Shown are 788 nucleotides from a PDB entry: RNA (LSUb_rRNA_chain_2, nucleotides 606 to 1526) from Leishmania major strain Friedlin. The entry is indexed under Leishmania major snoRNA Ribosome, RIBOSOME. Released in 2025, the model rests on cryo-electron microscopy data to a resolution of 2.72 angstroms. Rfam match: Eukaryotic large subunit ribosomal RNA. The literature on the family includes a 2001 paper in Science by Yusupov et al., "Crystal structure of the ribosome at 5.5 A resolution". The reconstruction used 134,493 particles. Entry title: CRYO-EM STRUCTURE OF LEISHMANIA MAJOR 80S RIBOSOME : LM32Cs1C1 snoRNA overexpression. Rajan et al. published it in Nat Commun in 2026: "A small nucleolar RNA dictates the structure and function of translating ribosomes in Leishmania". The entry also models magnesium, potassium and sodium ions.
Context: one part of a larger RNA, bound to proteins that are not shown
RNA sequence: GACAGUCAAGGGAACGGACUUGAAGGGCUAAGCGGGGAAAGAAGACCCUGUUGAGUUUGACUCCAGUCUGGCUCUGUGCGGCGACAUCUGAGG
RNA sequence: GUAG
RNA sequence: GGUGGAAGCGCAAGCGCAAAUGAAAUACCACCACUCGGAACGUUGCUUCACUUAUCGAAUGAAGAGACCAAUGGGUU
RNA sequence: GCGUAGUCUUCGGGCUAUGCACCGUCUAGGUUUGGGAGU
RNA sequence: GUCCCC
RNA sequence: CU
RNA sequence: GUGGGUACCCAACCGUGCUGUAAACUGAACCAACGGGAU
RNA sequence: CAGUUCCGGAGUCUUGUUUCGAGACAUCUGCCAGAUGGGGAGUUUGGCUGGGGCGGCAUAUCUGUUACACGACAACGCAGGUGUCCUAAGGCGAGCUCAGUGGGAACAGAAAUCUCACGUAGAACACAAGCGUAAAAGCUUGCUUGAUUAACGAUUUCCAGUACGAAUCGAGACUGCGAAAGCAAGGCCAGCGAUCCUUUGCGAAGAAUAGGAAAUAUGAACAAAUCAUACCAGAGGUGUCAGAAUAAUUACCACAGGGAUAACUGGCUUGUGGCGGCCAAGCGUUCAUAGCGACGUCGCUUUUUGAUCCUUCGAUGUCGGCUCUUCCUAACCUAGCGCCGCAGAAGACGCUAAGGGUUGGAUUGUUCACCCACUGACAGGGAACGUGAGCUGGGUUUAGACCGUCGUGAGACAGGUUGGUUUUACCCUACUUAGCUGGAAAUUGCGAGAAAAAGAUUAUCCGUGCAAAGCGGACGUCGGGUCG
RNA sequence: UUGGGCCUGGCGAGCGGUGGGUAGUACUUGGUACGCUCAUCACC
Repeated sequence: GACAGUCAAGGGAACGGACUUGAAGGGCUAAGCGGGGAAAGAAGACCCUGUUGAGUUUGACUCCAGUCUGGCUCUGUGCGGCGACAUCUGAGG
Repeated sequence: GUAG
Repeated sequence: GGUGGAAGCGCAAGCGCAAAUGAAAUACCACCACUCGGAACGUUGCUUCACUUAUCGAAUGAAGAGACCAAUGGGUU
Repeated sequence: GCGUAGUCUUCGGGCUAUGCACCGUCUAGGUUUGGGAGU
Repeated sequence: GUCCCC
Repeated sequence: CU
Repeated sequence: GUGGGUACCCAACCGUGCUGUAAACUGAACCAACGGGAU
Repeated sequence: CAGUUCCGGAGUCUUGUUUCGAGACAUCUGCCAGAUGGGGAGUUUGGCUGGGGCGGCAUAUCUGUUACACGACAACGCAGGUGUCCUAAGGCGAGCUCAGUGGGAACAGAAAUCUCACGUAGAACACAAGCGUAAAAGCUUGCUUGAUUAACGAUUUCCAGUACGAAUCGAGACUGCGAAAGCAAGGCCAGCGAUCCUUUGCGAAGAAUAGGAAAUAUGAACAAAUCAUACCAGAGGUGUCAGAAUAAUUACCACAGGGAUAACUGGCUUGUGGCGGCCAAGCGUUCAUAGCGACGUCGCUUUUUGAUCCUUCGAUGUCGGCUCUUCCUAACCUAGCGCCGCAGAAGACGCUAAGGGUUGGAUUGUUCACCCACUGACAGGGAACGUGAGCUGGGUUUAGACCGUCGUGAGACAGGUUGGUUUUACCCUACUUAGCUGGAAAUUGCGAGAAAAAGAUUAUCCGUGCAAAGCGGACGUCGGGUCG
Repeated sequence: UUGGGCCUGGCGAGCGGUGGGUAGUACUUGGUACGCUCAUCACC
C1' cells in the first nucleotide's frame, strides 16, 4: 500500500491523476533528488459543542471529620451558705 | 391620686 | 384591691350606716388584694470550704506510707 | 467491756448523749531530774 | 583518771 | 621517766 | 613513750524514726558477727 | 564449750489504700445539643448568539411597520412598550363641550378671571402605540359597589385545534343607576403562573324512628371528644415566565465528537487599501489642461484590511530569514522615441517595450522602518501571504521561573522577561544525468504513397544536350544444352 | 514474331585486383602510389 500515477485551462465541495476541451506520451531500466502525491506518522493538543470528566480554588449549593461549647452521666462524704417549693403565719396596701 |  | 352578703356591733365605741368626695366613701361581722417578712416539717437548684473512696496525672524493680507523739476513732470475735 | 442520764423493748436487750476503761507501744539525738560504781 | 609495760 |  | 581496757542507769520535756556531709576536689563496704532463752 | 532451735541484733501495730500530686473537678467516659469548620466529600457553575466570549434579550408578552390590499410570514430588522396604576381612574343617570382662534372688559401685561362668536375634534380617554368616540366613550355632577355571585353553558385568540393568560356570547341569584327603554358582573383590546407542599374560606343552629328530595365524609373491632385527612374554591411561585435547588480556575489538563464553528491558504465581495479615467472651478506673472485638478462622477486590481463561513478539525506543519527558480508590469536602470513653463546641463510628463539588471552594511526575530555607503539603478509584485521529509528556530504559543497590574483565591493578562526534542523517502510522478531496446496498419495486412529516375509500361546498353535538334562511344570469335 | 531468352564450355582482347622482378620519382622521410615485365584471379 482503495485503484493508480504527464500537463494547461475550465468548471466542480470554490487548489484534479481520473471529468470537459486541448497539448504531450514507444517500451524497460541505474544512480540521485526533494516540486507534487493538499506524502507518512496521531480518531487536532488550538477553537466550539455535549445537559462528558478530572486536578485546583472559594463569601457557590449540600454536607462530613477535627476543634470548642452547653446539658445530663460518670459522682461519693460532712460543714455551711444564697434562692425555690410547701405549711403556718404576717402586715400593710 | 387629690379628696373625703 | 376587690367581687358578691353585711348598719349594727361590741362594756366601751369607730368608721360610719344617713352628709361629704371619689378611680373605689368605710363598719364588728362574714367575703377576701400583692409583696415582703420569718419559721422549721421536709426536699432541692446552685454554691464556698474541709475530706477521700471513684476518677485523672506522674514515678517506682510498685523499696520503708501512716501511727505509736492518741480522737470530733473504733469494739459487742 | 464499766457506769450515768433519758427513751424504747418481742423482756432477751437495745437506741441517743456523756464519762471510765481497752485497742494502745517502742525510739536516735537535744535539754535536763533523780539515783551511782566500776578504777 | 587505771592496768601492765620496758 | 617518756 | 607504747599497748589494752572505762567513763552508767532512770525520769521529765523537745524531737520524730534519726549512727555519715555542710563548698568540692575519684579508697573499701555481701553471702552477720555477737547476745539471750530453752538445749 | 558446744549440736541444734527460736528470739534479739534489724522496734511494734495496723478500720487494709505501692507512693506522690490532684480530686468529685475535669485535664475523665458515654450520649444528646449548638457553633465553627475547602481540612475533606459530593455536585453545579442556563440558553440564544453571523465561532465563542463581552455586550444585548430578539428567553413570557403588547402597538405600528417590515408584510407583498383575506389570514399567515424571518432576522441580534426598524420605532416604541409590559411585571404596574386606580373605591375611583369602576357602574349608571343627567347636564355640558373640547384643543385653539378672534372682538371686548380696573389693576391685568404674550400669558390671572368675565363675556360674545367661530370652532369635525386638530383636545381628552393612567401608562406604548394604533383604532374608536361630540346632546360622547371627553368634562362636571348626583347616586352607588356589576371589580360580588354565577348551577363544571358554549366560544375566539395562541393552537397540537392541549394548557395558561386575556377576550366574546349567554343562563341563574342578589343588586346599582335611570321616569324608561336600557346599561353594568371592572378600568375593550398588554399588565401574568402547573404538579407536589403550605395556608384560608364554605359544609350556621334546628328539624327527620331513618339517611330518604333534604343531616359533608374517613381514620376500616365499635363509640365520644380532640387531632389529622378528604372533597370544592382561592392565596403563598417558579421572569430560563409549560414551572431544576446551583460559584470559579486550569498554560498540569482529559474524553466523545464537530469543518453544523473560530484561528492558515484557497473561493465570492471590495467597504477600506492601492492604481486609474471623465468633467473642468482654480494653481500655474499671463494662460483650465507643460505640469497639476477642487466640487462631483465612472472604473480597475487583489501587492492591505475587513465582511462571509464554501473546503479542511480519524491534522493540508501555522512568523521571519536563508537558498533557488520562474512569472507579471502599474518601467527604477538599460534600447528606441513624443512632449514641456524644452537654451545647455539636470529634469517633468507620456508611448512601444519585462530581453537583461536591480547591491554592501549598523539597530530590530522581525515583514515593515530608519540611517550609513556604493551604484546605471538600488522598481513594485505573484507563484498554498512560493519555498520546514530544503535548512534555521531569533519571535509567537505548553510544561519551569521572575515582575507589574488584576483577582479573596486557584489563577489571568493579543503586557514585559529568561529557559525550553524541528521525526521518515528505499514507493509513484516531476526533474537531473546514465544504459538496453523494438517500432510507419506506430508491434498486425500480404494495406503497395520515394522532397528518386524517366520508358519495348521504366523491360531493350552508356555518356552529352533543354523531359530538344542532334552528337560521341560499346570486346569478339565457334559450340552447346535447355526453355521457347 | 525478334540477328529469341537462360545457363555453360574453347580460344584470344581489353579495363582491372592481388603478388613477384626491375627503374626513376612524388608525398611528413617505413608506406602508399605511379612506369615496364611475369604470375595468376574476376568482369567472361